[PDB]
Method: solution-state NMR. The entry became public in 2006.
Shown are 23 nucleotides from a PDB entry: RNA.
The 2006 paper behind the entry is "Shape-specific recognition in the structure of the Vts1p SAM domain with RNA".
On the sample the depositors note: RNA was prepared by in vitro transcription.
The depositors describe the entry as "Structure of the SRE RNA".
NMR data were recorded at pH 6.5 and 303 K.
């Protein structure tokens, strides 16, 4: 700063959030 799941909410997302994880 992004990324991934997972889990959550709703805005159904390149989506915000944890959470976890991972880069």
């Nucleotide at each position: 700063g992004g990324a991934g799941a997972g889990g959550c909410u709703c805005u159904g997302g390149c989506a915000g959030c944890u959470u976890u994880u991972c880069c």